[PDB]
RNA sequence: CAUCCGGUAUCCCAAGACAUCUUCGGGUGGGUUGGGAAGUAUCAUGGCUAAUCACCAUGAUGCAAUCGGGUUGAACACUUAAUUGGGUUAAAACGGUGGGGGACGAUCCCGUAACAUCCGUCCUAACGGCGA
RNA sequence: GACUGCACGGCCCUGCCUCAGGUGUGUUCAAUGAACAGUCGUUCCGAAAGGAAG
Numbered sequence: 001c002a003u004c005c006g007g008u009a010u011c012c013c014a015a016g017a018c019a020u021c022u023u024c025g026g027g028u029g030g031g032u033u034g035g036g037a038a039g040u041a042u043c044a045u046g047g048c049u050a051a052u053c054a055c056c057a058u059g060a061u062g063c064a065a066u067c068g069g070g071u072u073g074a075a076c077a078c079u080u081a082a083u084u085g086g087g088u089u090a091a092a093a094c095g096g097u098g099g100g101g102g103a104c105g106a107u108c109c110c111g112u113a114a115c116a117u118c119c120g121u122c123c124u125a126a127c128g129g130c131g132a
Numbered sequence: 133g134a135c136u137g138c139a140c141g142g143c144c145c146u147g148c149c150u151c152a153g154g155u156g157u158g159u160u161c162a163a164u165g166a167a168c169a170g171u172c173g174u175u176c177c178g179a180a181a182g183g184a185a186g
Stems, first nucleotide, its partner, number of pairs: 004069004011036002014033002018029004039063005046056002051107003071163008085145005093121004099110003122129002133172005147155003175184003
Other pairs, nucleotide, nucleotide, family: 001138tWW002091tWS002128cSS003165tWS004165cWH008065tWS008166tWH009166tWS013034cWW014032cWW015031cWW016031cWW017029tWW017030cWW022025tWS023025cHS029180cWS030181tWS030182tSS037065tHS038039cHS038064tWS044058cWW045057cWW048054tWW049051tHS065166tWS070164tWW079083tWW081149cSS082154tSS084146cWW092122tWS094130cHS096114tWS097116tWW112114tHS113119cSS117131cWS124126tHS124127tHS125142cWS126142cSS139140cHS139141cHS150152cWW163164cWW167186cHS174185cWW178180tHS
């Protein structure tokens, strides 16, 4: 993969081969390779607001170019009334929408088939597909 | 782009405890990977072996 989600990095360095080019000085190219990136999650805090979130500033922490969150397997300890093992499923997607109103970054109002895991129709048994 | 392997998920069955339901947790190891993986194609970079890009 119809394999989950939210940030961030997706560039720079050195070396040293090869190479070709060469005015023999060296240059160039791409690879190989080792070396980096500072962000994140939490918290304090300030800054912004009408207030909130968000964002921003900074600092402390753990991890780190990956950080944080979710499901799943094994192993092992533990607590349990009980804390298995198999099998199957790998496909169908096509078009539209996010406009306007203002304390528009979000909140409020209308508008719309359409609410953002939006809307319609079509597939699946189910989940889902559609969704760069 | 195409073909592939792999099942998180869903469904399905059996296992134990309770009469259809439920089937805890936690620490390391793993799937887990900057939109999983192997190729081929294609592009980009390179003149080229090559290497990089749903």
Molecule: Lariat-capping ribozyme
Organism: Didymium iridis